[PDB]
Solved structure of RNA (RNA (83-MER),RNA (83-MER)), 83 nucleotides shown.
C1' cells in the first nucleotide's frame, strides 16, 4: 500500500425534550399611520423605539438553540485476516 472485516469517532439528517419576548419569526398580541368608496370593524401595505406575556392573553405536533437519543454515508483513526 490494495482489499475485506469490526470498533471507536465525526456526521447530512431525524425521534423525544424545555429555556429564551420582541435582536428569531409569525397567519402572536397592540399602538400610530397610508390605502381598498371605509376615522370605528373587515382586508392590504408602512411605521414602532422596555413594541410586548416565552409555551402562552395562542386550537403553531414553526425556525434556531438546550439537552436525552438513534442514524445514510459514497469521511477520519485504530485492530486483526490475506497478498
Nucleotide at each position: 500500500g490494495a482489499c475485506g472485516c469490526g470498533a471507536c469517532c465525526g456526521a447530512a439528517a431525524u425521534g423525544g425534550u424545555g429555556a429564551a419576548g420582541g435582536a428569531c419569526g409569525g397567519g402572536u398580541c397592540c399602538a400610530g399611520u397610508g390605502c381598498g368608496a371605509g376615522a370605528c370593524c373587515c382586508g392590504c401595505a408602512c411605521u414602532g423605539u422596555u413594541g410586548a406575556g416565552u409555551a402562552g392573553a395562542g386550537u403553531g405536533u414553526g425556525a434556531g438553540c438546550u439537552c436525552c437519543g438513534u442514524a445514510a454515508c459514497u469521511g477520519g483513526u485504530c485492530g486483526c485476516g490475506u497478498c
It comes from the structure "Crystal structure of mutant Spinach RNA aptamer in complex with Fab BL3-6". Ions in the entry include magnesium. The work is reported in "Affinity maturation of a portable Fab-RNA module for chaperone-assisted RNA crystallography" (Koirala et al., Nucleic Acids Res., 2018). Released in 2017, the model rests on X-ray crystallography data to a resolution of 2.09 A. The entry also contains Heavy chain of Fab BL3-6 and Light chain of Fab BL3-6, not shown here.